Context: bound to proteins that are not shown
RNA sequence: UAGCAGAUCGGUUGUAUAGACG
RNA sequence: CGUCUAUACAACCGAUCAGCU
Numbered sequence: 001u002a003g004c005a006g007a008u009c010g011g012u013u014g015u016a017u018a019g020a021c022g
Numbered sequence: 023c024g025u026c027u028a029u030a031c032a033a034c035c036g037a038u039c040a041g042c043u
Stems, first nucleotide, its partner, number of pairs: 006039007014031009
C1' cells in the first nucleotide's frame, strides 16, 4: 500500500479488584 | 505512587484470512 462484510492471531497502551518490594 | 504482579473488564493498532463492487 484502489476501499471494504465477517472474523482470527498477536502486541501495546490501557481500566477495575486487590497484594508485595520503599 | 516507581516496580513486580495474579484475577478479570476494556480499547486501539498491526498483520492474516474464510471477498458484498